Solved structure of RNA, 16 nucleotides shown.
[PDB]
RNA sequence: GGGCGCUC
RNA sequence: GGGCGCUC
Numbered sequence: 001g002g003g004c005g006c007u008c
Numbered sequence: 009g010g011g012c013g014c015u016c
Stems, first nucleotide, its partner, number of pairs: 001016008
Other pairs, nucleotide, nucleotide, family: none
C1' cells in the first nucleotide's frame, strides 16, 4: 500500500 | 479522510 471489518 | 483489527 491492497482486500474485508470496526471506529471517530 | 484519520485510527485500529484480520489478511496479502